The PDB entry is titled "Bat Influenza A polymerase stuttering complex using 44-mer vRNA template with intact oligo(U) sequence". The RNA (vRNA; mRNA) has 43 modelled nucleotides. The work is reported in "A Structure-Based Model for the Complete Transcription Cycle of Influenza Polymerase" (Wandzik et al., Cell, 2020). The entry also contains Polymerase acidic protein, RNA-directed RNA polymerase catalytic subunit and Polymerase basic protein 2, not shown here. The reconstruction used 61,502 particles. Method: electron microscopy, resolution 3.04 angstroms. The entry became public in 2020.
Context: bound to proteins that are not shown
RNA sequence: AGUAGUAACAAGA
RNA sequence: UUUUUUCCGUCUC
RNA sequence: UUCUGCU
RNA sequence: ACGGAAAAAA
Numbered sequence: 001a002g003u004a005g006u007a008a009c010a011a012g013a
Numbered sequence: 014u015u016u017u018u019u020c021c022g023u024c025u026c
Numbered sequence: 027u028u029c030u031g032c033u
Numbered sequence: 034a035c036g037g038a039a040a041a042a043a
Base pairs, nucleotide, nucleotide: 002009003008015043016041017040018039019038020037021036022035023034
C1' cells in the first nucleotide's frame, strides 16, 4: 500500500 | 466457544 | 509432506 | 453419556 472498522491483520502463541 | 432448541457422529497421536 | 485439477 | 455443526436471545 491493502484488508478492514470502534481494532486488529499486514508472520512469529 | 456465556443459555435454550434442532440435527449428526461414537471408545484411538 | 511438495500436495493446489469442481466437464 | 462424550464430541461437532446450525439457529435464536441477551